[PDB]
Context: bound to proteins that are not shown
DNA sequence: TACTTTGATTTTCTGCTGCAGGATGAAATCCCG
DNA sequence: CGGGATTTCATCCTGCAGCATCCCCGA
């Protein structure tokens, strides 16, 4: 950098209205395809993820069909 | 599968990671700031 | 000694902050069904 | 004869007190 749940900001009493922002914590960054950039056996070859394209992005909680093990 | 383990699907519904702040707008001009590149010149 | 800085002009984008001007409703005529 | 649509009009009260302070410092 990207993806994505939302919480407190009014003491009974006020629209978990749903905006814009600043923080916290959760997940997930590979490919030379095409561009840049560098070294050079240089109208080309090599390398490097720099930028388009593609690929990545929580975990449990309860409900019925099918296999694997006994009666079937 | 009637009893239970794992493995395949959409839904309804719940928790946990996981929690604190703040907002006065609209127009319309300058100013400065930044980040390239072109040309003089001077040490 | 010289190679990097630094001076001053020109061209083109953008985004932050300053300083003006605000933050209109009440009353009189006019038409039209 | 009333009720919208259009046009006309006007309204304001405030400062003071020293060269430094987020500059700094430079071949």
């Nucleotide at each position: 950098g990207g993806c994505g749940c939302g919480u407190u900001u009014a003491u009974u009493c006020c629209a978990u209205u749903a905006c814009u922002u600043u923080g916290g914590a959760g997940c997930c960054a590979g490919u030379c395809c095409c561009a840049g950039c560098g070294a050079c056996u240089a109208u080309g070859u090599c390398g490097u993820a720099u930028g388009g394209a593609c690929g990545a992005a929580g975990c449990g909680c309860u409900u019925a069909u099918u296999u694997a093990u006994c009666g079937g | 599968c009637c009893g239970a383990u794992a493995a395949g699907u959409a839904a309804a519904a719940c928790g946990c990671a996981u929690c604190a702040a703040a907002g006065u707008c609209c127009u319309g001009c300058a100013g400065c700031a930044g980040a390239a590149a072109a040309u003089c010149a001077a040490a």